[PDB]
C1' cells in the first nucleotide's frame, strides 16, 4: 500500500456462528459462617454494544465512511 479480523459492565470473553431475551466470570457492596478475617457460598450492582450514517417491520449482528488495535498480501530484483 490494498485485502481481512477486533472493538461489549472497572477487567477478560459470550452474544439464540446465523436480524428479534445485551449476558456469564472477576473486580466492588452487602448478606451468611467465623472471636474476626481469607476462601467457598448467595444475592446485588455495573452498559452509550468504539462513533456517525444507511437497509429493513425491526441492528450490538448486515452495508459505508473516519478512530484506535494487530494480522496476511505487494515490492523493486
Nucleotide at each position: 500500500g490494498c485485502a481481512u479480523c477486533c472493538g461489549u459492565a472497572g477487567c477478560u470473553c459470550a452474544g439464540c456462528u446465523g436480524g428479534a431475551u445485551a449476558g456469564a466470570g472477576u473486580a466492588c457492596u452487602c448478606g451468611g459462617c467465623u472471636a474476626c478475617g481469607a476462601a467457598c457460598c448467595g444475592a446485588g450492582c455495573g452498559g452509550u454494544c468504539g462513533g456517525a450514517g444507511g437497509u429493513u417491520c425491526g441492528a450490538a449482528u448486515c452495508c459505508u465512511c473516519c478512530c484506535g488495535g494487530a494480522u496476511g498480501c505487494a515490492c523493486c530484483a

The depositors describe the entry as "Structure of ErmDL-Telithromycin-stalled 70S E. coli ribosomal complex with A and P-tRNA". Solved structure of RNA (AtRNA (Arg)) from Escherichia coli, 77 nucleotides shown. The entry is indexed under Antibiotic, ErmDL, Telithromycin, Macrolide, Stalling, RIBOSOME. An Rfam search finds the family "tRNA" in it. The family is grouped with related families in Rfam's "tRNA clan". A reference for the family is Hou (1993), "The tertiary structure of tRNA and the development of the genetic code", Trends Biochem Sci. Beckert et al. published it in Nat Commun in 2021: "Structural and mechanistic basis for translation inhibition by macrolide and ketolide antibiotics". The structure was determined by cryo-electron microscopy at 3.1 A resolution and released in 2021.